C1' cells in the first nucleotide's frame, strides 16, 4: 500500500428557524460487546457518505 466494519446511550446546550463532530457558544460521560475515536476532517438545512485517530493476511 491493501481487506474491511468504515459500533451503539452518542442525534446531548444557546441558537435551532439547523448542531444532531462536517453552522458558532457550552461537554467530554456510558456502553453490550473486535474500540471505544471528547467521532481534527469534504458537505448540506440540519440528518444522510468517504478520512484515520483502530488492526488480519500478504
Nucleotide at each position: 500500500g491493501c481487506c474491511a466494519g468504515g459500533a451503539g446511550g452518542u442525534u446531548g446546550g444557546c441558537u435551532u428557524a439547523g448542531a444532531a463532530g462536517c453552522a458558532g457558544c457550552c461537554a467530554u460521560c456510558c456502553u453490550u460487546u473486535a474500540a471505544a475515536g471528547a467521532g481534527u476532517g469534504c458537505g448540506u438545512a440540519a440528518u444522510a457518505g468517504c478520512u484515520c485517530a483502530c488492526u488480519g493476511g500478504u

Method: electron microscopy, resolution 7.3 A. The entry became public in 2008. An RNA structure (Fragment of23S rRNA (H42-44)) from Thermus thermophilus, in which 58 nucleotides are resolved. Rfam match: Bacterial large subunit ribosomal RNA. For this family Rfam cites "Crystal structure of the ribosome at 5.5 A resolution" (Yusupov et al., Science, 2001). It was solved together with 30S ribosomal protein S12, 50S ribosomal protein L1, Elongation factor G and 30S ribosomal protein S2. The PDB entry is titled "Structural Basis for Interaction of the Ribosome with the Switch Regions of GTP-bound Elongation Factors".